An RNA: 22 nucleotides with solved positions. Entry title: J4/5 Loop from the Candida albicans and Candida dubliniensis Group I Introns. NMR data were recorded at pH 6.1 and 298 K. The structure was determined by solution-state NMR and released in 2004. The work is reported in "Structural Features and Thermodynamics of the J4/5 Loop from the Candida albicans and Candida dubliniensis Group I Introns" (Znosko et al., Biochemistry, 2004).
RNA sequence: GAGGAAGGCGA
RNA sequence: UCGUUAAUCUC
Numbered sequence: 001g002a003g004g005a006a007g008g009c010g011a
Numbered sequence: 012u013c014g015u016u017a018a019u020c021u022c
Base pairs, nucleotide, nucleotide: 001022002021003020004019007016008015009014010013011012
């Protein structure tokens, strides 16, 4: 450079 | 839901 991803936060 | 953000991963 490019595409994934546990999860969080605001209304 | 919609907006926003991301431990972290692959090429």